Released in 2003, the model rests on X-ray diffraction data to a resolution of 3.3 A. Solved structure of RNA (tRNA(Val)), 77 nucleotides shown. It comes from the structure "Crystal Structure Of Archaeosine tRNA-Guanine Transglycosylase Complexed With lambda-form tRNA(Val)". It holds a match to the Rfam family "tRNA". Its family is annotated with triplet codon-amino acid adaptor activity in the Gene Ontology. By type it is a transfer RNA. Rfam describes the family as follows. Transfer RNA (tRNA) molecules are approximately 80 nucleotides in length. The entry is indexed under transferase, RIKEN Structural Genomics/Proteomics Initiative, RSGI, Structural Genomics, transferase-RNA COMPLEX.
[PDB]
Context: bound to proteins that are not shown
RNA sequence: GGGCCCGUGGUCUAGUUGGUCAUGACGCCGCCCUUACGAGGCGGAGGUCCGGGGUUCAAGUCCCCGCGGGCCCACCA
Numbered sequence: 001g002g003g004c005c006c007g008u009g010g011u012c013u014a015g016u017u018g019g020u021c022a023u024g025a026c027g028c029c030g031c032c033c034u035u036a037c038g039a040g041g042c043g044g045a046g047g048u049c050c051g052g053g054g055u056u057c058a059a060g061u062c063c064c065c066g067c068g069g070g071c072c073c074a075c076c077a
C1' cells in the first nucleotide's frame, strides 16, 4: 500500500417472564453487605463525551473530515 473492525483498563455473564434489540459510557454522594480489602445490592444528584463540520426541534449515540488503536493479506526488495 490492499481488506475489515474500532474511539475501548482488565475480569466476566450459568435454576433461559419465546429469540433478539434497547433500556448510554465515565465521573460525582449516601445507606446496605463486607474483617476493612474485595465483589455485590439499594437510592440520590446531574457534570463530561479526543478535534473539526454537517443531519435533526433533540446527538457520545447518524453519516462526513481529522488525530488515534487492533486484525488480516501483500512487499523477504
Stems, first nucleotide, its partner, number of pairs: 001073007024049003029043004050066005
Protein in the same entry: Archaeosine tRNA-guanine transglycosylase.